[PDB]
Context: bound to proteins that are not shown
DNA sequence: AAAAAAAAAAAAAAAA
């Protein structure tokens, strides 16, 4: 990337607990 | 190596 919505598929960071 | 409580990047789809 005319868009704009719902999903998922990952991934990760803290805060603490060993 | 876990739980949660929050975080983005990237696909794939339907209608607007």
């Nucleotide at each position: 990337u005319u868009u704009u919505u719902u999903u998922u598929u990952u991934u990760u960071u803290u805060u603490u607990u060993u």

Record summary:
Method: cryo-EM, resolution 3.22 angstroms. The entry became public in 2023. An RNA with a sequence from Maribacter polysiphoniae, together with DNA: 34 nucleotides with solved positions. Entry title: cryoEM structure of SPARTA complex pre-NAD cleavage. The work is reported in "Activation mechanism of a short argonaute-TIR prokaryotic immune system" (Ni et al., Sci Adv, 2023). The reconstruction used 65,473 particles.